[PDB]
RNA sequence: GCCCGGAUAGCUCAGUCGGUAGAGCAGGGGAUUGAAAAUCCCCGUGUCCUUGGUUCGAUUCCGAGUCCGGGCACCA
Numbered sequence: 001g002c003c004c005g006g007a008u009a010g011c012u013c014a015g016u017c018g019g020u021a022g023a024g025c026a027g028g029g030g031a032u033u034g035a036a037a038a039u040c041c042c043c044g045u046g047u048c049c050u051u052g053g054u055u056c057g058a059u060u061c062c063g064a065g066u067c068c069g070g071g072c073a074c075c076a
Base pairs, nucleotide, nucleotide: 001072002071003070004069005068006067007066010025011024012023013022019056027043028042029041030040031039049065050064051063052062053061
C1' cells in the first nucleotide's frame, strides 16, 4: 500500500430498531470493626474518537479524517 473489523463511564465490556445510554470493578457518603481489609446499605460518573452529510430527530444511517487490532503486498 489493498481488504476487513473496531473506537461508549476513571478501567474492562454489553447495547442499536433513527426516539435508549446500560453491567462488573473503581470512586463518594453511611453501616459493621479497637482500627484496617472483606462484607452490607444508599449515591454520583457519557461530543458514545473526530468530521461534515441525510433526517423533524444520529451512539445507531452514509462519505471523509486520525488512532488501533486482524488477513494480504505475489511470478519471473
Molecule: P/P-site Phe-tRNA
Organism: Mycolicibacterium smegmatis MC2 155